[PDB]
Context: bound to proteins that are not shown
Molecule: Serine tRNA
Organism: Trichoplusia ni
RNA sequence: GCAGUGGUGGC
RNA sequence: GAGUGGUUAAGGCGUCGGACUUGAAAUCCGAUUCGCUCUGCGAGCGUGGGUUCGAAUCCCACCCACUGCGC
Numbered sequence: 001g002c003a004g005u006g007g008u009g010g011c
Numbered sequence: 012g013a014g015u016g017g018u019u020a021a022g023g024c025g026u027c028g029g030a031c032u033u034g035a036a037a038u039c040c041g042a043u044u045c046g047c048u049c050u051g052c053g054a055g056c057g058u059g060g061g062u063u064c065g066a067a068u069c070c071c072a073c074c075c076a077c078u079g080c081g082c
Stems, first nucleotide, its partner, number of pairs: 001080007010024002017064001025043006044054004057073005
């Protein structure tokens, strides 16, 4: 740097 | 840690103060992001935007994680 999933209040 | 396009962002946990009880408490009652002309209304769910009458829930970008690659 790609190609997938994600990001809740002080925790 | 729930969240299901119409929440009061549930439940806990932590923290903080108030307590006037004679049936006192080996506890009870509450508060706990920001803003305003404050018994209320507004904003906020990584950050910005979009679709929708309405989004914390759907879409996109960016940022940051984790899983696979390149290096």